An RNA: 26 nucleotides with solved positions. Keywords: RNA, N2, N2-dimethyl guanosine, X-ray crystal structure, m22G:A pair, rRNA, tRNA. It comes from the structure "Effects of N2,N2-dimethylguanosine on RNA structure and stability: crystal structure of an RNA duplex with tandem m22G:A pairs".

RNA sequence: GGACGGACGUCCU
RNA sequence: GGACGGACGUCCU
Repeated sequence: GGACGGACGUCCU
Repeated sequence: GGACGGACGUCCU
RNA backbone atom coordinates (compact mmCIF):
# COMPACT_ATOMS: atom_id res chain seq x y z
C1' G A 1 0.00 0.00 0.00
C1' G A 2 -3.92 -3.46 -1.08
C1' A A 3 -7.83 -7.32 0.00
C1' C A 4 -11.43 -8.80 3.39
C1' G A 5 -14.55 -8.19 8.03
C1' G A 6 -18.52 -6.38 11.60
C1' A A 7 -19.67 -1.64 13.44
C1' C A 8 -20.02 3.69 12.12
C1' G A 9 -20.45 8.26 8.92
C1' U A 10 -22.05 10.31 4.15
C1' C A 11 -24.48 9.26 -0.16
C1' C A 12 -27.53 6.05 -3.65
C1' U A 13 -35.21 9.73 -4.67
C1' G B 1 -29.07 -3.70 0.18
C1' G B 2 -24.97 -1.07 -2.33
C1' A B 3 -20.94 2.55 -3.11
C1' C B 4 -17.49 5.42 -0.88
C1' G B 5 -14.74 7.45 3.64
C1' G B 6 -11.74 7.44 8.01
C1' A B 7 -10.69 4.54 12.73
C1' C B 8 -10.09 -0.71 14.41
C1' G B 9 -9.07 -6.04 13.33
C1' U B 10 -7.06 -10.06 10.33
C1' C B 11 -4.82 -11.55 5.75
C1' C B 12 -1.18 -10.43 1.51
C1' U B 13 3.69 -18.50 1.86
The 2008 paper behind the entry is "Effects of N2,N2-dimethylguanosine on RNA structure and stability: crystal structure of an RNA duplex with tandem m2 2G:A pairs". The structure was determined by X-ray diffraction at 1.8 angstroms resolution and released in 2008.